[PDB]
Context: one part of a larger RNA, bound to proteins that are not shown
C1' cells in the first nucleotide's frame, strides 16, 4: 500500500445564548415656543335704546373657526395711513385699488329668534293673541310696522291715564342677614377650627366707615379709613389647647357738610270758626368756649371765605408719524463668521433676515399726533352755602327713646367685681338746673351731648389692557401652546383627555418601471431626502436580518 483489535478523539444546531454591525418600532433627551405663570403698574362696571351669554342663518362654491344680521365675512360718516386687497384658504370661478382699497381708530345704521325677557303660552332659540297702520283680489287667510307683563315712586278728575324708575349680568374685592363640620384639645361636652366655609340679599368701581352721647388720666387727645408700632403686649382661657386687644407713637390721606324741633310765612284738610287741631311747601336753625328761637340796644358798613354741583380748558385713554451709521473680500447651500478699510451713538435694549449684524429689515434714544368719543382727581370760572357782639326771656335742642330689669350678641372679657356698644320681652323719662361716659355701686373732678342723613382721599380686588422676570418651556406651565371646557364619561348637578416642530426656500418629488391600491424603484429637488411629508433630534424597553464565538 491493504485487512483487523483495543483505545482515543473531532466536524453536527432543529433551536439556543453571549458579543458586534445594521434595521423596525417607540417618543426620551437636547434646541425651538410667543401659551403659560408671578408681580407691578394701567383701567374698571353692562343692561328694557333688551344686557350677559346664545338658537338660528349669513359666502357664487363654505365641513369648521372667524367675522356678521335677512343691510348678514358686512352699510354709512369722521380720523388713520399708502399700495395693496376679497378672513383662517390654497383652488375653480369673477371683481376691488394713487377717483387712495384691504386693514386700524371713532361715531353711527342695521341687528332674525332666544334669553331679566316683558301681549300671552311654553318642553329657551318655539308656539298664539289684542287694539293702530300697512301689503295680496283681501271680508275670511297670511305677512309687515307701532304698541300691550309685573312691581315702585310720583302728579293726577280713585278714573280713558300720564311720567320717571326697577327687575337681570359681572372673575376676584366690599357689605349687610344666616352660618357647619373634618379638626384641635393626643378621648370629649365648655373651649377650637370661625363667624371660616357655604347660601341669601345688596353695592360698586370700589365697598364699609366717618365729623365725637369718642377716648381715657394726660388735665390730654381731636372725624374715618389703610399700613409700621404699641404687642404676643393688656388680658381671655375645661387659667387646658389656645384666643388675643385698645390708648399711645410714627406714617398714607386729609373735609366737612344737610337735617328735626322753638318761632314765622302761606296752601289745603278738620271743625265743639278758634290765640283750633292736624298734614303739604317755603322761611328760619344745626351747636359743647353748650347752640339755637323769640324780645331789646350796639352800625353790625365795601367785605372776606366759597363748593363735594354746573361750565370751560390743559393732561390722560382709544388709530398713528419721524427716527442717525457700511462697504468690500472671503469660506461657505446661505455671512451676520473671519479679513480690509470706514461710519452712527440722547439709539450697544430687544427680535429678525439661509450661520454668529449697533450701521440690511423692525425697532431703540429722542421727538411727534385726534375731525370722533371716553376721561379729566389738576388749572380757570360761575354758581349753591357761609360770614356779629351784649342783655333778658326759659320757648326748642331727635321716644316707645334714654333710663331700669329678664333674655343675648359684640369687645381681649367663656358669668367674671363685668362696666360699655347692640337689642328680642316687661315697664318707662326728662329738654342744660337736660342727658351718657371715664370697668359692679357711691362720692369727688372731668369727659361727651343718644336716639335724622350724606360725606371725596389714603383702602381691597383683578375678568380686561401693559411693562418686567437668578419663572415652565409640551409628563413642565393654565385643564387648554393644537378649533378644549372641546372628545368622552356621567339622568344630572358634574367630571374632563389626549394632541406642538419638514426645509432658509414647498424647491411637497414631472416623467418611467412593479403594484388594484398602499407601498417602494429610479428620476427629480435640497446643504442634507434613515430633513419625504406616520417629516428636527430620534435615547430605553420591545422585534428583526447578517456577522463572530458558543451550545
Nucleotide at each position: 500500500g491493504g485487512u483487523c483489535a483495543a483505545g482515543a478523539u473531532g466536524g453536527u444546531a432543529a433551536g439556543g445564548g453571549c458579543c458586534c454591525a445594521c434595521g423596525g418600532u417607540g417618543g426620551a433627551u437636547g434646541c425651538c415656543u410667543c401659551g403659560g405663570c408671578a408681580c407691578c403698574c394701567g383701567a374698571g362696571c353692562c343692561g328694557a335704546u333688551g344686557a350677559a351669554g346664545g338658537a338660528c342663518g349669513u359666502g357664487g362654491c363654505u365641513a369648521c373657526c372667524u367675522g356678521c344680521g335677512a343691510u348678514a365675512a358686512g352699510c354709512c360718516a369722521g380720523g388713520g395711513g399708502g399700495a395693496g386687497c376679497c378672513g383662517g384658504u390654497a383652488g375653480c370661478g369673477g371683481g376691488c385699488g394713487u377717483g387712495g382699497a384691504u386693514c386700524c381708530c371713532u361715531g353711527g345704521a342695521u341687528g332674525u329668534c332666544c334669553g331679566a325677557a316683558u301681549g300671552g303660552g311654553g318642553g329657551a332659540a318655539c308656539c298664539c293673541g289684542g287694539c293702530c297702520g300697512g301689503c295680496g283680489g283681501g271680508a275670511a287667510c297670511g305677512c309687515c310696522g307701532g304698541u300691550c307683563a309685573c312691581c315702585g315712586c310720583g302728579c293726577u278728575u280713585u278714573u280713558u291715564g300720564c311720567g320717571c324708575g326697577g327687575g337681570g349680568g359681572g372673575a376676584a374685592c366690599c357689605u349687610g342677614g344666616g352660618g357647619a363640620a373634618c379638626u384641635g384639645a393626643a378621648a370629649c361636652a365648655u373651649c377650637u377650627c370661625a363667624g371660616u366655609a357655604c347660601c341669601c340679599a345688596g353695592a360698586g368701581g370700589a365697598g364699609a366707615g366717618g365729623a365725637a352721647a369718642g377716648a381715657g388720666a394726660a388735665a390730654u387727645c381731636g372725624a374715618c379709613u389703610c399700613c409700621c408700632u404699641g404687642a404676643g403686649u393688656a388680658g381671655c382661657g375645661g387659667c387646658g389647647a389656645g384666643c388675643g386687644a385698645a390708648a399711645g407713637g410714627g406714617g398714607a390721606c386729609c373735609a366737612g357738610c344737610c337735617u328735626a324741633a322753638a318761632c314765622c310765612g302761606u296752601c289745603c284738610g278738620g271743625c265743639u270758626u278758634g290765640u283750633c287741631c292736624g298734614g303739604g311747601c317755603g322761611g328760619g336753625g344745626u351747636c359743647g368756649u353748650g347752640g339755637g328761637g323769640c324780645c331789646c340796644u350796639c352800625g353790625g358798613a365795601c367785605a372776606c371765605c366759597g363748593a363735594a354741583u354746573c361750565c370751560c380748558c390743559a393732561g390722560c385713554c382709544u388709530a398713528g408719524c419721524c427716527g442717525a451709521a457700511g462697504c468690500u473680500g472671503u469660506u461657505g447651500g446661505g455671512a451676520a463668521g473671519c479679513a480690509g478699510c470706514g461710519c452712527c451713538a440722547g439709539a450697544g435694549a430687544g427680535g429678525g433676515u439661509g450661520a454668529a449684524a449697533g450701521c440690511c429689515c423692525c425697532g431703540u434714544a429722542g421727538g411727534c399726533g385726534a375731525a370722533a368719543g371716553g376721561u379729566g382727581g389738576g388749572g380757570g370760572g360761575a354758581u349753591a352755602g357761609g360770614u356779629g357782639a351784649g342783655g333778658g326771656u326759659a320757648c326748642c335742642c331727635g321716644a316707645g327713646u334714654a333710663c331700669c330689669c329678664c333674655g343675648u350678641g359684640g369687645u381681649u372679657c367663656g358669668u367674671g367685681g363685668a362696666g360699655c356698644c347692640a337689642u328680642g320681652g316687661g315697664g318707662g323719662a326728662a329738654u342744660c338746673u337736660g342727658g351718657g361716659c371715664g370697668g359692679a355701686c357711691c362720692a369727688c373732678c372731668g369727659c361727651c351731648u343718644a336716639a335724622g342723613g350724606c360725606u371725596a382721599a389714603g383702602u381691597a380686588c383683578u375678568c380686561c389692557g401693559g411693562g418686567u422676570g437668578a419663572c415652565c418651556g409640551a409628563u413642565a406651565g393654565c385643564g387648554c401652546a393644537c378649533c378644549a371646557g372641546u372628545a368622552c364619561c356621567g339622568u344630572g348637578a358634574g367630571g374632563g383627555a389626549a394632541a406642538g416642530g419638514u426645509g432658509a426656500a414647498a424647491a411637497g418629488a414631472a416623467c418611467c418601471c412593479c403594484g388594484g391600491g398602499a407601498g417602494g424603484g429610479g428620476a427629480g429637488u435640497g446643504a442634507a431626502a434613515u430633513a419625504g411629508a406616520g417629516c428636527c433630534u430620534g435615547a430605553a424597553a420591545c422585534c428583526g436580518u447578517g456577522g463572530g464565538c458558543u451550545u
Method: X-ray diffraction, resolution 2.95 angstroms. The entry became public in 2017. 23S ribosomal RNA, nucleotides 1 to 552 from Thermus thermophilus (strain HB8 / ATCC 27634 / DSM 579): 551 nucleotides with solved positions. The entry has 47 different proteins, among them 50S ribosomal protein L31, 50S ribosomal protein L2 and 30S ribosomal protein S7. Crystallisation conditions: 4% PEG20K, 4% PEGMME 550, 100mM Tris/HAc, 200mM KSCN. Ions in the entry include magnesium and zinc. The PDB entry is titled "Crystal structure of aminoglycoside TC007 co-crystallized with 70S ribosome from Thermus thermophilus, three tRNAs and mRNA". It holds a match to the Rfam family "Bacterial large subunit ribosomal RNA". A reference for the family is Yusupov et al. (2001), "Crystal structure of the ribosome at 5.5 A resolution", Science. Gene Ontology terms of the family: structural constituent of ribosome and ribosome. Taxonomically the source falls in Thermus thermophilus (Bacteria, Deinococcota, Thermaceae, Thermus). Primary citation: Prokhorova et al., Proc. Natl. Acad. Sci. U.S.A. (2017), "Aminoglycoside interactions and impacts on the eukaryotic ribosome".